[PDB]
Context: bound to proteins that are not shown
DNA sequence: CACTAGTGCCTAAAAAAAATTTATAGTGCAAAAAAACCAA
DNA sequence: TTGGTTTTTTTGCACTATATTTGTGGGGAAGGCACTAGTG
RNA backbone atom coordinates (compact mmCIF):
# COMPACT_ATOMS: atom_id res chain seq x y z
C1' N A 1 0.00 0.00 0.00
C1' N A 2 -3.50 -3.21 -1.46
C1' N A 3 -5.75 -7.88 -1.33
C1' N A 4 -7.55 -11.72 1.40
C1' N A 5 -8.81 -14.12 5.77
C1' N A 6 -10.44 -13.42 10.79
C1' N A 7 -13.72 -11.70 14.70
C1' N A 8 -17.08 -8.61 17.32
C1' N A 9 -22.03 -4.94 16.50
C1' N A 10 -27.21 -4.83 15.33
C1' N A 11 -29.21 -11.23 20.54
C1' N A 12 -36.15 -8.81 19.00
C1' N A 13 -41.17 -8.41 20.18
C1' N A 14 -45.85 -6.88 21.43
C1' N A 15 -50.00 -8.02 25.46
C1' DC B 1 42.87 -18.10 -18.82
C1' DA B 2 38.16 -20.05 -17.36
C1' DC B 3 33.62 -20.51 -13.87
C1' DT B 4 30.39 -18.59 -11.41
C1' DA B 5 28.21 -14.91 -8.73
C1' DG B 6 26.78 -9.89 -8.15
C1' DT B 7 24.66 -6.46 -9.75
C1' DG B 8 22.47 -3.89 -13.57
C1' DC B 9 19.34 -3.91 -17.58
C1' DC B 10 15.00 -5.37 -19.84
C1' DT B 11 11.10 -7.99 -22.46
C1' DA B 12 8.56 -11.86 -22.41
C1' DA B 13 7.54 -16.65 -20.36
C1' DA B 14 2.29 -18.53 -26.38
C1' DA B 15 0.83 -23.69 -23.08
C1' DA B 16 -4.37 -25.27 -23.72
C1' DA B 17 -6.77 -29.68 -20.07
C1' DA B 18 -10.88 -27.02 -19.74
C1' DA B 19 -14.78 -22.69 -20.75
C1' DT B 20 -16.54 -22.95 -13.61
C1' DT B 21 -20.32 -22.07 -11.11
C1' DT B 22 -22.67 -18.06 -7.94
C1' DA B 23 -28.35 -15.09 -8.73
C1' DT B 24 -31.72 -11.96 -10.10
C1' DA B 25 -33.46 -8.95 -11.23
C1' DG B 26 -34.94 -5.51 -14.48
C1' DT B 27 -34.11 -2.76 -19.68
C1' DG B 28 -32.32 -0.94 -23.43
C1' DC B 29 -30.14 -2.55 -27.98
C1' DA B 30 -30.32 -5.96 -31.68
C1' DA B 31 -31.55 -9.32 -34.41
C1' DA B 32 -35.03 -13.11 -35.72
C1' DA B 33 -39.09 -14.42 -37.12
C1' DA B 34 -44.14 -13.84 -37.91
C1' DA B 35 -47.80 -11.05 -40.17
C1' DA B 36 -50.27 -7.65 -43.21
C1' DC B 37 -50.30 -5.32 -48.65
C1' DC B 38 -50.17 -5.98 -53.05
C1' DA B 39 -48.30 -6.81 -57.31
C1' DA B 40 -46.63 -9.82 -60.77
C1' DT C 1 -52.26 -17.20 -56.57
C1' DT C 2 -48.25 -16.55 -54.05
C1' DG C 3 -44.13 -14.63 -53.29
C1' DG C 4 -41.76 -9.97 -52.90
C1' DT C 5 -42.76 -6.34 -49.94
C1' DT C 6 -42.85 -3.43 -45.40
C1' DT C 7 -44.33 -3.76 -40.54
C1' DT C 8 -44.52 -5.67 -36.19
C1' DT C 9 -43.85 -8.54 -32.69
C1' DT C 10 -40.82 -11.29 -30.17
C1' DT C 11 -36.83 -13.30 -28.48
C1' DG C 12 -32.50 -12.93 -27.03
C1' DC C 13 -28.45 -10.80 -24.99
C1' DA C 14 -25.94 -7.83 -22.90
C1' DC C 15 -25.71 -5.00 -19.51
C1' DT C 16 -25.19 -3.32 -13.46
C1' DA C 17 -25.69 -3.67 -8.51
C1' DT C 18 -25.87 -5.32 -5.06
C1' DA C 19 -26.89 -2.81 4.90
C1' DT C 20 -23.93 0.19 8.01
C1' DT C 21 -19.67 0.47 11.42
C1' DT C 22 -14.57 -0.63 13.45
C1' DG C 23 -9.95 -3.58 14.55
C1' DT C 24 -5.77 -7.02 13.45
C1' DG C 25 -2.67 -9.98 10.67
C1' DG C 26 -0.69 -12.21 7.06
C1' DG C 27 1.07 -11.95 3.10
C1' DG C 28 4.60 -10.36 -0.59
C1' DA C 29 6.23 -6.37 -3.90
C1' DA C 30 9.34 -8.59 -11.13
C1' DG C 31 11.36 -12.53 -12.79
C1' DG C 32 14.72 -13.48 -16.31
C1' DC C 33 18.58 -13.13 -18.45
C1' DA C 34 23.09 -10.25 -19.51
C1' DC C 35 27.65 -8.36 -18.76
C1' DT C 36 31.44 -8.01 -16.14
C1' DA C 37 34.82 -9.08 -11.59
C1' DG C 38 36.85 -11.83 -8.45
C1' DT C 39 38.90 -16.29 -7.53
C1' DG C 40 40.78 -20.78 -8.66
RNA sequence: CCCCACAAAUCCCAA